[PDB]
Context: bound to proteins that are not shown
RNA sequence: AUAAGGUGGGGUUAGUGA
DNA sequence: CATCATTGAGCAAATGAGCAACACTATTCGCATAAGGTGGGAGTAGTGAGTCTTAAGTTGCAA
DNA sequence: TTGCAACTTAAGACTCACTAACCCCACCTTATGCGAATAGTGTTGCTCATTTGCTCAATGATG
Numbered sequence: 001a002u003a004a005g006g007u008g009g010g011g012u013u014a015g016u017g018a
Numbered sequence: 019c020a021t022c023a024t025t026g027a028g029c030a031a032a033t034g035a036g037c038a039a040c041a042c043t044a045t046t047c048g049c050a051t052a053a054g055g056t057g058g059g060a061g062t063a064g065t066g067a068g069t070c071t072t073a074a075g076t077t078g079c080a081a
Numbered sequence: 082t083t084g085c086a087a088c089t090t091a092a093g094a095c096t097c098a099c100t101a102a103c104c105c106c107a108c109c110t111t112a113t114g115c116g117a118a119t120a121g122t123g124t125t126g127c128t129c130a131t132t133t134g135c136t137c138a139a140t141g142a143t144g
Stems, first nucleotide, its partner, number of pairs: 006108010019144033065098017
Other pairs, nucleotide, nucleotide, family: 032130cWW037127cWW
């Protein structure tokens, strides 16, 4: 190159037929 | 024989970054307040499987 | 018979549970007042290093 960015909670996606 | 380019050499002029030293003010820090005020409260509730450790209960067994 | 090691059971504390990805939102405040101290910051007179422009100074190359 100036878009950066921790912690919780929620929602979703992909993962057998004998 | 002369001369200049051409290679060193260093300087004044200028300037950018400081420096110390005082002097002044913004901010911060620390102390005070008198009628009386003399036991908290949120704490989850629907895991299960296992494994180690105590703790206690029981129970042979021997002097 | 009685203590005592020894075995058995139970209670309790700790550990631990797939892999990657994307989207969204929510995130944590009330005394006043006063003086003293301090930090900051403001001003000023005064340095120190550093780049250019430029001049002397010589020496072999060239006219």

Method: cryo-EM, resolution 4.08 angstrom. The entry became public in 2019.
An RNA with a sequence from Enterobacteria phage P21, together with DNA: 144 nucleotides with solved positions.
Primary citation: Shi et al., Nat Commun (2019), "Structural basis of Q-dependent transcription antitermination".
The reconstruction used 64,497 particles.
Entry title: Cryo-EM structure of a Q-engaged arrested complex.
Among the 6 different proteins in the entry, which are not shown, are DNA-directed RNA polymerase subunit omega, DNA-directed RNA polymerase subunit beta' and RNA polymerase sigma factor RpoD.